RNA sequence: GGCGAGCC
RNA sequence: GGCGAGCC
Numbered sequence: 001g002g003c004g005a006g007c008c
Numbered sequence: 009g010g011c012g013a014g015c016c
Base pairs, nucleotide, nucleotide: 001016002015003014006011007010008009
């Protein structure tokens, strides 16, 4: 850097 | 949109 459960 | 565990 990428992908992102989750919560808002 | 925000944070973000996990993750490559």
This is an experimental structure of RNA, with 16 nucleotides shown. Primary citation: Jang et al., Acta Crystallogr.,Sect.D (2004), "Structures of two RNA octamers containing tandem G.A base pairs". Crystals were grown from: sodium cacodylate, PEG8000, Zn(acetate)2, pH 6.5, VAPOR DIFFUSION, HANGING DROP, temperature 293K. Released in 2004, the model rests on X-ray diffraction data to a resolution of 2.86 angstroms.